Background: 23S rRNA, nucleotides 1405 to 2142 from Pyrococcus furiosus: 706 nucleotides with solved positions.
Context: one part of a larger RNA, bound to proteins that are not shown
C1' cells in the first nucleotide's frame, strides 16, 4: 500500500434547552 | 441568568 | 435533571 | 446525596496561582484545559 | 509561553523502646 | 567491635 | 569456623529501629490570585 | 486579641 | 522549657478523732511506690454534638 | 428582622 | 403567599 | 438568621475511704 | 467517725 | 439493695 | 454525719468579634442604625 | 419543652 | 439524643491480651 | 545518705 | 530560700 | 530575656 | 516538611 | 488525594 | 496498571429531613456535577 | 437490557 | 401475553410462585 | 397452628390458616404532663 | 389495645420483601 | 462429608484439604527429631498433663 | 477423622525391634614362607 | 598361606 | 524370638440331611489363615436395561428386596446417624 | 404451586444497527 | 457532520 474514510467514539450514572456575552470562528467557553 |  |  | 459530598496518609513532584495563547495533546470542536 | 507561590517554641520528624537489624 |  | 572472604555463628560490649505505639506546651478573628494552629 |  | 530580678511560704507554721485541707525550705547522689500501661463480650448511670415542636 |  | 391560612 | 475557642477559677456522680 | 443487727433486714 | 449478679458480727440498716 | 474523686455546666475571655436586616449618599468611590432573646 |  | 466523651457493674479463656523514655510522691 | 544557711 | 504571686 | 535544623 |  | 493529578 | 484504563490502592475517618427496625430501598435539604465528555435525523426497517 |  | 401448564431439555437452565408485620 | 426424626439442643419462620388502608372517638404502660415512645 | 363509619379489582397498594414438601448417596 | 472453615490468582469450590475426638511410635534432657563445611544452632525463657513422628 | 454400636483370623513374605553360642566377615595386629630389606 | 577379627549378613 | 489402630493377606478342592429339589448344620486334604459382625448390581457388578415389588399410559431412571459379591468388609476403619451444604440424584 | 421452557409465537419500551 | 485505526492480504 489494499482492508478504509470502514470498525470504534452505545451497554456499568442515557442531559440538556432558552435568552445574553467574548470571539475571525461557538452543540462543546462564560 | 432561568428552567 | 444526576 | 452512608457518596460522584467533607478531611486527609502513602504515591506523584509543580500538576498549585495570575496573565497571554491554540502549531501539537484532549476519542469530535474548542476562544476552554491537569496543554 | 511569561511571571509568581509553601513563613511554626506549640502541628509532625527530632526523644523512648517493641518485633528486628548493624 | 571482640571471639 | 572457613583455604579465604563482602561468607555462617553462640557469648560480651556499643548502636540503630514506629511521620497511625509511648511522648512538654495555642486556640478564636482577619489577611493573599495562590500560605497559613506558621503571616497581622 | 487572648494563652501555655 | 531554660536562665535572671523583686517579694513570700517555709529552714523556725497550722485546722481536723479521722479520711483529709493546706503555698508548707534549697542543692547533689541513691532506693521504693504510683502513672505511663494495655484482651474480648455484655449492661446501667452522667454528659455533649446534632435533631424536633412552641413563643417573640 | 427578612423572603 | 391574597400584602389569606401557611412555609422557609 | 437569632452565634460564641483555647486558657483561667469553680462541683458533684460512680468508685473508694 | 458514730452505730451495734437474725420470727432478719 | 440492683437492670442483673449481690452485701452483712471478718460489722448490715441508719 | 462527712473526705477524695471525671466528662460537663457556669463566670471572664466577649462583642469592640461573626450573622441577619434597615436607611442616606450611587458618575466611580462610601457612610450610619437596629437587633442578635427564651 | 422534648 | 448519639457509633461522640466520662464513669462503674457483670461474664470468658487448655487463648492472659507489650517495653522503655518521661512525669508525680515518699524515704 | 551527703552539702551550705542565721543582722542568714 | 521555693512546686506560691509580679516582671 | 532567650527558644536552633 | 508545610503549594496541590 | 482519585470513574482525568497514584 | 503503556492511557484523561468501568480494575486496584483508600471508602482510610465523618454524615440533615420523610417513610421506615435500620448506615436498607425511594424522595428530598446542604455541598457537587451536567467531563462516568463526540453530536444531529428518524414510526428510519431486518437483526442483536 | 426490560414490560 | 388468551387456552393448556414442563408436553421443552442431558437436566424446570432462565424466568415465574412466595415475600414485611400481628394472631 | 405446626409432622417424621432426634445427639433433647434442634427440626422450626416445618407445613397450613386468618388479618393489614384512610377517617371519627375511647381505654392502657412508663411519665409531673393534654411532652415523647409504645 | 378497643369500638364505630367508609372507598377501591387490589391497603407489607410504590420501595423493601423466604417458594414448599418427601426419598437416596 | 459430622459441623463453622480452606483449595488449583487466570476453564475444576467438590465427595478433595483442615478440624475437634481415637489410637500407635521415639525420648529422663549432654535425651528424641532436625539445619549445617565447621563453628554453632531450631524445638528451648521448654521437661512426659511435655517435645517430636504416623495414620 | 464429630457422635452411637463395634474393630474378627493370620508373624510364612517385606519392614522394624531384641538376642546372637556358632559360620562368614575389611583394615590393623600375630605366625610361617619369600625378599642381604620390601613388594608378594 | 594361615590365626584373631567389630558392625552387617546367616540363625 | 516379639511385633499387624506396621506394609499387606484373609483361596481352593473331595464330599454329606425325610424326593428325582437346590444349598450344607457336619467331616477330609490344601498354604501362614482362609473374610467374623456388618453391608451388597454399591460412586465398587463385566454379563446388565440381573430378577421381583412400588413410582408412569409407556421407566437403560430413582426407591425397597434377593445374593449368582467378575473384583465389599472392619482405624488405607465397618455399619448407622440428628443438625449442616451455591455437593450429586429421584419424586410431588 | 408457578410460570412464554414448550404448543406458537405476537406486541411495546431504552441502546446499537441505518442516514 | 467530525476524529479515525487494526486482524488479514
Nucleotide at each position: 500500500g489494499g482492508g478504509a474514510g470502514u470498525a470504534g467514539c452505545a451497554g456499568c450514572g442515557u442531559a440538556g434547552u432558552c435568552g445574553g456575552g467574548u470571539g475571525a470562528g461557538a452543540a462543546u467557553c462564560c | 441568568g432561568a428552567c | 435533571g444526576c | 446525596g452512608g457518596a460522584g459530598g467533607g478531611g486527609c496518609c502513602a504515591g506523584g513532584g509543580u500538576u498549585c496561582c495570575a496573565c497571554g495563547g491554540c502549531a501539537a495533546u484532549g476519542g469530535u470542536c474548542g476562544u476552554c484545559a491537569g496543554c | 509561553g511569561u511571571g509568581g507561590g509553601u513563613u511554626a517554641g506549640u502541628c509532625g520528624g527530632u526523644c523512648c523502646u517493641a518485633a528486628c537489624c548493624c | 567491635g571482640c571471639c | 569456623g572457613u583455604a579465604a572472604c563482602u561468607c555462617g555463628g553462640c557469648g560480651c560490649g556499643g548502636g540503630g529501629g514506629a511521620a497511625a505505639g509511648g511522648g512538654a506546651a495555642a486556640c478564636g478573628g482577619g489577611u493573599u490570585u495562590a500560605u497559613a494552629u506558621u503571616c497581622c | 486579641g487572648u494563652a501555655c | 522549657g531554660c536562665g535572671g530580678g523583686g517579694g513570700u511560704a517555709g529552714g523556725u507554721g497550722c485546722g481536723g478523732c479521722a479520711a483529709c485541707g493546706c503555698a508548707a525550705g534549697c542543692c547533689c547522689g541513691g532506693a521504693g511506690g504510683g502513672u505511663g500501661a494495655c484482651g474480648c463480650c455484655u449492661c446501667g448511670g452522667g454528659g455533649u454534638a446534632g435533631g424536633c415542636g412552641g413563643a417573640c | 428582622g427578612g423572603c | 403567599g391574597a400584602u389569606g391560612a401557611g412555609g422557609c | 438568621g437569632g452565634c460564641u475557642a483555647a486558657g483561667c477559677g469553680u462541683a458533684u456522680a460512680a468508685g473508694c475511704c | 467517725g458514730g452505730g451495734g443487727a437474725g420470727u432478719g433486714c | 439493695g440492683u437492670a442483673a449478679u449481690g452485701g452483712c458480727g471478718a460489722g448490715a440498716a441508719c | 454525719g462527712g473526705g477524695u474523686g471525671a466528662a460537663a455546666g457556669c463566670g471572664c475571655g466577649a462583642a469592640u468579634g461573626g450573622c441577619c436586616c434597615c436607611c442616606c449618599c450611587g458618575u466611580u468611590a462610601g457612610g450610619g442604625g437596629g437587633g442578635u432573646u427564651c | 419543652g422534648c | 439524643g448519639a457509633u461522640c466523651c466520662c464513669u462503674g457493674g457483670g461474664g470468658c479463656c487448655c487463648g492472659u491480651g507489650a517495653a522503655a523514655a518521661g512525669c508525680c510522691c515518699u524515704c | 545518705g551527703g552539702g551550705a544557711a542565721u543582722u542568714c | 530560700g521555693a512546686u506560691c504571686c509580679c516582671c | 530575656g532567650c527558644g536552633a535544623c | 516538611g508545610u503549594a496541590c | 488525594g482519585a470513574g482525568a493529578a497514584c | 496498571g503503556a492511557c484523561a484504563c468501568a480494575g486496584g490502592u483508600g471508602c482510610c475517618c465523618c454524615u440533615g429531613g420523610g417513610u421506615g427496625a435500620g448506615a436498607a430501598g425511594c424522595c428530598u435539604a446542604a455541598g457537587g456535577c451536567g467531563u462516568g465528555u463526540c453530536g444531529g435525523g428518524g414510526g428510519a426497517a431486518a437483526c442483536c | 437490557g426490560g414490560c | 401475553g388468551a387456552g393448556g401448564g414442563a408436553a421443552c431439555u442431558c437436566g424446570g437452565c432462565a424466568a415465574a410462585c412466595u415475600g414485611g408485620c400481628c394472631c | 397452628g405446626u409432622a417424621a426424626c432426634u445427639u433433647c439442643g434442634g427440626g422450626a419462620g416445618a407445613a397450613g390458616g386468618g388479618g393489614u388502608g384512610c377517617c371519627u372517638g375511647c381505654g392502657g404502660g412508663u411519665g409531673c404532663g393534654u411532652a415523647a415512645c409504645c | 389495645g378497643c369500638a364505630g363509619g367508609u372507598c377501591g379489582c387490589a391497603g407489607u397498594g410504590a420501595c423493601u420483601a423466604g417458594g414448599g414438601g418427601g426419598g437416596c448417596c | 462429608g459430622a459441623c463453622u472453615g480452606u483449595u488449583u490468582a487466570a476453564u475444576a469450590a467438590a465427595a478433595a484439604c483442615a478440624c475437634a475426638g481415637g489410637u500407635c511410635c521415639c525420648a529422663g534432657c549432654u535425651a528424641g527429631c532436625c539445619c549445617g563445611a565447621a563453628a554453632g544452632g531450631g524445638u528451648u525463657u521448654g521437661u512426659a498433663c511435655u517435645g517430636g513422628g504416623g495414620c | 477423622g464429630a457422635c452411637g454400636c463395634c474393630u474378627g483370623c493370620c508373624c510364612a513374605g517385606u519392614g522394624c525391634c531384641g538376642g546372637u553360642a556358632u559360620g562368614u566377615g575389611a583394615a590393623g595386629c600375630c605366625c610361617g614362607g619369600g625378599u642381604a630389606c620390601a613388594a608378594c | 598361606g594361615g590365626g584373631u577379627g567389630a558392625a552387617g549378613c546367616a540363625c | 524370638g516379639g511385633u499387624a489402630a506396621a506394609c499387606g493377606g484373609c483361596g481352593g478342592g473331595g464330599g454329606u440331611a425325610a424326593c428325582u429339589a437346590u444349598a450344607a448344620c457336619c467331616c477330609u486334604c490344601u498354604u501362614a489363615a482362609g473374610g467374623u459382625a456388618g453391608c451388597g448390581a454399591a460412586a465398587u457388578u463385566c454379563c446388565u436395561u440381573g430378577u421381583c415389588g412400588g413410582u408412569u399410559a409407556a421407566a437403560u431412571g430413582c426407591c425397597g428386596a434377593c445374593c449368582u459379591g467378575c473384583a465389599u468388609g472392619a482405624a488405607u476403619g465397618g455399619c448407622g446417624u440428628a443438625a449442616c451444604g451455591a455437593g450429586g440424584u429421584c419424586c410431588c | 404451586g408457578c410460570u412464554g421452557u414448550c404448543c406458537c409465537c405476537g406486541g411495546c419500551c431504552g441502546g446499537g444497527g441505518c442516514c | 457532520g467530525g476524529c479515525g485505526a487494526a486482524a488479514c492480504c

Among the 60 different proteins in the entry, which are not shown, are Large ribosomal subunit protein eL42, Large ribosomal subunit protein eL40 and Large ribosomal subunit protein uL2. It comes from the structure "Structure of P. furiosus 70S ribosome grown at 102deg". Garcia-Campos et al. published it in Cell in 2025: "Pan-modification profiling facilitates a cross-evolutionary dissection of the thermoregulated ribosomal epitranscriptome". Rfam match: Archaeal large subunit ribosomal RNA. Rfam links the family to the GO terms structural constituent of ribosome and ribosome. The literature on the family includes a 2002 paper in BMC Bioinformatics by Cannone et al., "The comparative RNA web (CRW) site: an online database of comparative sequence and structure information for ribosomal, intron, and other RNAs". The family is grouped with related families in Rfam's "LSU clan". Method: electron microscopy, resolution 2.84 angstrom. The entry became public in 2025.